[PDB]
RNA sequence: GUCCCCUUCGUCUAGAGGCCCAGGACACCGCCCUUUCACGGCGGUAACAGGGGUUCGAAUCCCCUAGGGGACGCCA
Numbered sequence: 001g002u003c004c005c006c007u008u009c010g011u012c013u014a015g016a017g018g019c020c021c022a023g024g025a026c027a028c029c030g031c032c033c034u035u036u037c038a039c040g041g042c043g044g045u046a047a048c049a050g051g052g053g054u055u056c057g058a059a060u061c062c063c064c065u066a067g068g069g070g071a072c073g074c075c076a
Base pairs, nucleotide, nucleotide: 001072002071003070004069005068006067007066010026011025012024013023018056028044029043030042031041032040049065050064051063052062053061
Other pairs, nucleotide, nucleotide, family: 008014tWH008022tWS008047cSS009010cHS014022tWS015020tWS015048tWW017055tWS017057tWS020048tWS023047tWH027045cWW034036tHS054058tWH055057tHS
C1' cells in the first nucleotide's frame, strides 16, 4: 500500500428507525452491620468517538475525519 471489523457510564462489556434521555458486573456515593476496616444488607448516581446526510423520526442506515484490531501484499 488493499479489504474487512470495532469506537456505548470511572473499567470490561450487552445492545432492535418509534419498544433507548441505552441493560449487566465491578468500581463510586449515602445509610446499615462492626470498637474500626473488610465481607455482607439496603438504596442511589453515572455512557452511544466527532462532524455530514437520510428522515416527523438516528446509538441505530449511509459518508467522511480521527484512534483501536484483524487478514493480505504473490510470480518479481
The RNA (P-site tRNA_Glu) has 76 modelled nucleotides. The sample was in a buffer at pH 7.6. An Rfam search finds the family "tRNA" in it. On this family, see Hou, Trends Biochem Sci 1993: "The tertiary structure of tRNA and the development of the genetic code". It is annotated as a transfer RNA. The entry also models magnesium and potassium ions. Released in 2024, the model rests on electron microscopy data to a resolution of 2.32 angstroms. Among the 49 different proteins in the entry, which are not shown, are 50S ribosomal protein L14, 30S ribosomal protein S21 and 30S ribosomal protein S17. Primary citation: Akiyama et al., Nat.Struct.Mol.Biol. (2024), "Structural insights into the decoding capability of isoleucine tRNAs with lysidine and agmatidine". It comes from the structure "E. coli 70S ribosome complexed with tRNA_Ile2 bearing L34 and t6A37 in classical state".